[PDB]
RNA sequence: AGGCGAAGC
RNA sequence: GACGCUCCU
Repeated sequence: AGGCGAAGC
Repeated sequence: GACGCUCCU
């Protein structure tokens, strides 16, 4: 770095 | 504005 999950702005 | 973060790849 890609997909997934979640947190907020 | 979809970045970043966790897991997998």

This is an experimental structure of RNA from Thermus phage phiLo, with 18 nucleotides shown. The entry is indexed under Ro60, trove, Rsr, Y-RNA, cryo-EM, protein-RNA complex, RNA BINDING PROTEIN/RNA, RNA BINDING PROTEIN-RNA complex. The structure was determined by electron microscopy at 3.81 A resolution and released in 2025. The 2025 paper behind the entry is "Structural and molecular mechanisms of an Ro60 homolog from a Thermus bacteriophage". It comes from the structure "Structure of Ro60 dimer from Thermus phage phiLo". NCBI's taxonomy places the organism under Viruses, Duplodnaviria, Heunggongvirae, Uroviricota, Caudoviricetes. The sample was in a buffer at pH 7.